[PDB]
Context: one part of a larger RNA, bound to proteins that are not shown
Molecule: LSUa_rRNA_chain_1, nucleotides 462 to 1532
Organism: Leishmania major strain Friedlin
RNA sequence: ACAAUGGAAGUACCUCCAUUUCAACGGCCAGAACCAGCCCU
RNA sequence: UGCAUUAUCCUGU
RNA sequence: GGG
RNA sequence: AAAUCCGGCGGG
RNA sequence: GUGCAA
RNA sequence: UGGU
RNA sequence: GUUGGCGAUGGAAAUGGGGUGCCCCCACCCGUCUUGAAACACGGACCAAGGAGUCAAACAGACGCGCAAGGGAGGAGAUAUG
RNA sequence: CCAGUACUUCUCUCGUACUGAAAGGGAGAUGCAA
RNA sequence: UGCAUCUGUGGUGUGCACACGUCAAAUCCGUUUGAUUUGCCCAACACCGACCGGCCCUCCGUGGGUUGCGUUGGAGUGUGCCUGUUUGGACCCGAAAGGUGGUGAACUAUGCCUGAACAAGGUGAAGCCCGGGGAAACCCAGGUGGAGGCCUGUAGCGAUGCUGACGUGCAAAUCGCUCGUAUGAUUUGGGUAUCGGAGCGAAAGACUCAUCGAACCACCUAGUAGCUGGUUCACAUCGAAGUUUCCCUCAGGAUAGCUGGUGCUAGUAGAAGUAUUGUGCGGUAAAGCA
RNA sequence: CUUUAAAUGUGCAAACAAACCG
RNA sequence: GCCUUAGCCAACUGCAAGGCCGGAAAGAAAAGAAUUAGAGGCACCAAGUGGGCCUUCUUCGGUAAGCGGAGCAGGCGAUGCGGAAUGAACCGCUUAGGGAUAUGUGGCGUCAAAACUUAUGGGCUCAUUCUCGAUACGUGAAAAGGGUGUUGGUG
RNA sequence: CACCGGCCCCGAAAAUGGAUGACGCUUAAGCCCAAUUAGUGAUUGCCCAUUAUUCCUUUGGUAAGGGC
RNA sequence: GAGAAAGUGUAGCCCUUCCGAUGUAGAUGUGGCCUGGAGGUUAGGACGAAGCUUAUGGCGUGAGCCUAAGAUGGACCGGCCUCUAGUGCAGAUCUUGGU
Numbered sequence: 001a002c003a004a005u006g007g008a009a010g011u012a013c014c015u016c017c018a019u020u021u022c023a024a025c026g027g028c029c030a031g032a033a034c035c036a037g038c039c040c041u
Numbered sequence: 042u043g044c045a046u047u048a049u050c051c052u053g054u
Numbered sequence: 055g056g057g
Numbered sequence: 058a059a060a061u062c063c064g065g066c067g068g069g
Numbered sequence: 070g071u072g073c074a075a
Numbered sequence: 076u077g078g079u
Numbered sequence: 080g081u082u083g084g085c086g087a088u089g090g091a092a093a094u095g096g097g098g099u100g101c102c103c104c105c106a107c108c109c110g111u112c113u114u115g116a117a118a119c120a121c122g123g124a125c126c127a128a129g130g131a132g133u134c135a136a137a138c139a140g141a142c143g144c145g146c147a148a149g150g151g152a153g154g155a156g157a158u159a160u161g
Numbered sequence: 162c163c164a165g166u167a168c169u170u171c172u173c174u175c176g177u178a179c180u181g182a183a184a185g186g187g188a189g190a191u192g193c194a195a
Numbered sequence: 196u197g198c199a200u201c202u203g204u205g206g207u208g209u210g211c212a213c214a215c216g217u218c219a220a221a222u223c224c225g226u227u228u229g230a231u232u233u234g235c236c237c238a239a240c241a242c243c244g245a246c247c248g249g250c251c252c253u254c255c256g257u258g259g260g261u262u263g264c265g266u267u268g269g270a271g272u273g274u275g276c277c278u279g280u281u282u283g284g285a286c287c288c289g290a291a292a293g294g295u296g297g298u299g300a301a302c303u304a305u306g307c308c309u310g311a312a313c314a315a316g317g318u319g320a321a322g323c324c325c326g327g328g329g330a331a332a333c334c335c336a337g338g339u340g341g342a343g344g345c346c347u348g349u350a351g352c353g354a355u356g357c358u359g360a361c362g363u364g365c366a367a368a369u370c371g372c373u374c375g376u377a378u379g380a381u382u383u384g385g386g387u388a389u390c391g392g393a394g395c396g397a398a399a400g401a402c403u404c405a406u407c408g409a410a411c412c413a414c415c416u417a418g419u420a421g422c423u424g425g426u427u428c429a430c431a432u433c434g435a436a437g438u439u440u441c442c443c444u445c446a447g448g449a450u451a452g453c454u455g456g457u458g459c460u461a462g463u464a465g466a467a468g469u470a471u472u473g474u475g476c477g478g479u480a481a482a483g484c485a
Numbered sequence: 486c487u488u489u490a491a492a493u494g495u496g497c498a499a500a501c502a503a504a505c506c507g
Numbered sequence: 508g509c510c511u512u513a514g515c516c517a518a519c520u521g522c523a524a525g526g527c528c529g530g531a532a533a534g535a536a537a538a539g540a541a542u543u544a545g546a547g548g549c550a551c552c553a554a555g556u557g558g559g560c561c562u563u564c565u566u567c568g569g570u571a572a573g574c575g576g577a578g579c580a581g582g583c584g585a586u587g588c589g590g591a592a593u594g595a596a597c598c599g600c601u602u603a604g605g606g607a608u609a610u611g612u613g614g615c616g617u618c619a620a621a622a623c624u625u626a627u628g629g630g631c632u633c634a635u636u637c638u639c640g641a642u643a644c645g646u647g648a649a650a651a652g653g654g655u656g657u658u659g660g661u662g
Numbered sequence: 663c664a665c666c667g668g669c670c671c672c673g674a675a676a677a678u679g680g681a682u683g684a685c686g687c688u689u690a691a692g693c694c695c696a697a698u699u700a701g702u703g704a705u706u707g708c709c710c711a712u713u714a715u716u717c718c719u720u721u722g723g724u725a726a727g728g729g730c
Numbered sequence: 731g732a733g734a735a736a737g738u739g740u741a742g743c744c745c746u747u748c749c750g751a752u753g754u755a756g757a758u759g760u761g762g763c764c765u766g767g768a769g770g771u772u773a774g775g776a777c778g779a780a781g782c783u784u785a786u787g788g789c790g791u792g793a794g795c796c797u798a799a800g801a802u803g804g805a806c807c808g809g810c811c812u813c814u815a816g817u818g819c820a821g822a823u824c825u826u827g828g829u
Stems, first nucleotide, its partner, number of pairs: 006105002010101006017095005022089001028084004033079004042074003046070001050069005055062001108123004124829006134283005140277001142275005149175003155169002159166001179186002189201005205243005213234002216231005244267003247263006286425002289422001293415006304389009313379001315347003318343001322339003326335003351376003356372002359370002391407001393403002428762001429760005438451001440449003453555001454553007466543002469541001471499006482487002505530003509526004514522002559583004564578005588599003603719006613709003616685003622698001625697001628695004652671004660663001720751004725747005730737001763818001765815008774806001781802001782800003787796003
Other pairs, nucleotide, nucleotide, family: 008103cWW009102cWW022023tHS024025cWS024086cWW025026cSS026085cWH032080cWW045071cWH054066cWW056061cHS057060tHS070071cWS071072cHS097785cSS109821tWS113115tHS114595tWS130819tWS130822tHS131425tSS131819tWH132426cWS133285tWS139278cWH141276cWW147270tWS148176tWS148269tHS150272tSS152172tWW153171tWH157167cWW158167cWW159160cHS160165cWW161163cWW169170cSS178187tSS180248tSS181183tHS181184tHS185248tWS188265tWS208502cSS210238tHS210461tHS212235tWW215232cWW221226cWH253256cWH288423cWW290419tWH292416cWW299391tWH300303tWS300389tWH300394tWS304395tSS314348tHS319341tSS319342tHS320341tHS321340tHS325336cWW329331tHS329332tHS350377tHS355373cWW361366cWS365369cWS390393cSS391410tHS395401cWW396399tWS434755tHS435754tWH436556tSS436585tHH437584tHS439450cWW464546cHS477493cWW478479cHS478490tWS479491tWH480490tWS481489cWH508527cWW513515cHH516519tHS519521tHS546724tWH554756cSS555755cSS560596tWS563579cWW569572tHS583595cSS586602cWW587712tSS589611tWS594645tWH597643cWS599611cSS609713cWH610711tWH612710cWH614621tWS620709cSS624691cWH632690tWW633688tHS634688tWH640687cWW641686cWW648674tWS649674tHH650673tHS651672cWW656667cWW657666cWW659664cWH679680cHS680681cHS682685cWH686691tWS690692cHS753754cHS762793tSS775805tWS776805tWS778804tWS778805tHS779804tHS779806tSS780803tHS786797cWW820821cHS
C1' cells in the first nucleotide's frame, strides 16, 4: 500500500472576490442577568 | 402524602 | 396433638 | 426438647 | 401491601 | 425559541 | 438592556463566498429492453459543428371573439390607385 | 407607396322541418262537439 | 279538411333567485347566519299526453300497437387556437425483394480465320533385304526402318502432399520443396462470332472485367416493415395496467376497466370494501355408510 | 354416495318524491 | 271525505289503479339499540396498459422442482429509509428543507452507539482436525445407542 | 427393577484455503425462564430511524378569516 | 417612523390561521427559463458592440440572469409588450472535421 470520481461535516493554508465597521456602537466575537413559553423533577 | 382495600393475615391461651 |  | 406442622377458644 | 388521587 |  | 475582547483608516479587523490538501463517516457503472441488471446481457477513447412529431386537407370536442332566425363567402368588379 | 388597405349588386352555401324504397306527404293552445 | 276565441308555459313529480309568513342562534341592538310554509317556479332530469311521416291490427271508434338521425316559443354561423382520428415520405434511420430502359466476351466459357512453339534419351509396329528347314502349306533366325491420344525427362501448361511458410502478408490466394503431363481431344499471339430470365459449358449450378441458385449502371424509390435502435429545458398538481369480449387472433389491434383534464347541478341530498336488529339463501369442513 | 350439518359468507329492510288515518 | 276509469266480481261503494281534500307525527322513545378526516347526482374529451412476478391460506396436475394451472387478500414492478453481516418480495416504517424530545424492528465483550463485561436472579451444559452452542423467513440429519442432572410408577 | 423427558457424545464420507460476519467466549460473551438498581416501601436501566410529538422555513389548496 | 394595488398567476396588495407534500408509463399548469427573425416602445456603443477566457462574485428551489477583470477584441447591439419558426443534445455499430 483501500482505482479514480462522488455526499456530508469540520479543520489547515491560500484568496487580482464581495460586504460591514473603525470611537459609537463593528450588533464582529464572547460572558453574566431578567421576562414569557416550553422540556424535565 | 391522602382514601379505599388491608383476615388463606397478626397475636395470647 | 405432634415433632 | 425448642422450632416447622395440624385441630379447639379468646382479642385485633 | 396494592387500586385510585395529592 | 422569542424578546430587553 | 448590561460587562469585556478586536477594530484609531490600514499591506487593518471581521463576516460570508471561492480554491487546494487532510481526518472521521457514507457511497456498486451509465443508457437500454426485461418479472428481475452492479452483471460473465447489448451500446459506450476525446472535442467541435450538425441531428428526429412537421406542413396541407376532412371531421369532432373544449376555450377566445363577432353577429344571431340568420351567419358567411368565394370568384370577380369598381375607384382612392395611376 | 400599394402582392396592402378602403367599397360592392347579383348569386352560392350552411341553418330555421322532418319522414318514406318510392309515387308522395308534412308538425300551436284552450273550450264545445265527435 | 267540424265549429268558436287567441297577452300565450300541453300536464304531473323533484327543482336557483324573488315575494309573502313563521321559528331558532348570535348581536355593537342596527341587523346578520340559518332553517323552514305558501306563490310563481328559470335551467335540468323522470313519467305521460297530443300532433307530423312510414308500417300495421281493428268495420270503425271520447279505438289500439309500433317506428324516425320527428315536433312541443328556435341556436345557428363565420373566424382563432389546442387536443384527437385519417391520408399523404408523415417523428428520424434500416431489409432480403419487384419493375422499366441501357452498358459490358481487355478477366473468363465456346466456335471460326491467319501466324508461332515443343532440349536430350528409351522402346522398337508395318513395309524392305538376307541365312537355314520343308514334298507342299508354311516354320526358325539375323539385319534395315522408325509407328504410337507409348515411356523417362527440360522449356511450356497444371496444382497432389507437407493439412510447411505467411495469415494487420511480398500477395483482397503469394512463396518453398515435393508432385501431374509434356506429338497431342497439346500450348500460345492478333483478328472475328454468341449475353442478362439471356449466353456458353468433356456438367462443378462452373464461368460471363476481385460482382453470379439470375452481371453491372441510372431510374420508379425517401419502396414496405405488427420487428430492432434513437428521440434535445426546469419546477408544480395528480397518477396506472399486465385483466374482460371479438379478430387468419397469440412479438399486433379494436373494446370495457384502471388514470388525467374540463365541467354542469338546488352543498350535506338517492352515502358506505364496517357494525346492530329483523327476515331469506346455501350442502363445503366435521359426522355417518349395507 | 347421504339425510345431519358448522365457522367464514351472501340478498333485502330500518319515516321527508316514502308510509299512515278518513 | 270526494272525483275518474271499466279494470275484477252476480252486484258494490267490496277489491284494483290514478288524483284532490283534511289529520297525526317520542321526525323515530325505552330495552348494550351504531359510527364516520360522512356534500348526493349527471355528463363530455383523451392517454398509457393488454409479457407480469413473489408471499399468506385454499388447492388441481406432476416423482419432484427456483415446475405448470387456479381461488382470497397483501406486496414488488413504480421505492427509498431503519434492521436480519449480505439478498426485488422477510421484520419495522412508508418519503417537502432543517433542529430538539421520545420510540418501532433489532440490540448493549471489541470491531460498533449502548450493562466502562448490570443484578445485592433461578437452573442446565465440556464439546481431539468441516462439527459444542449461539438473530426467524433460510441454507445441518433420521432409526438406533450412551455420560450428567429429574420424572412416573415398586417390591 | 422397567420407561421417559432436558443438555451433551456416537450414528455423520469429497474434491483451491475458509468462515455463529471476524476475533474470541466456558464463575459465558452458550441455552430455557425472570428483573431494572433490588425482600428498602408507587412512578420509565440505555442505544440507534426520512416513523410519532413539538418548533422554524418553503410550496399547493374543494382552502378559512380580517383590512384597504 | 416605515408602510397598503378591490386583487387567478409577479419582486406575490397587506396580515393572521389550518391541512397535505415520495412516485415508473401517462396527463395537465406556470406575469416559468432559453435561441433565430417581424410589428411597436424604451435605451446603449471608438471614453470601445458582438464573440471569447475565469479560485469574478451577487441573485434564483431550478432552467438561468446580472456585475467585475482581461496586461482579449475592433463595429455593432440590450430590456419590455405582441407576432412568427428549419427553436434547447451525452449516447442512434449516428454524420463531417480535428485529436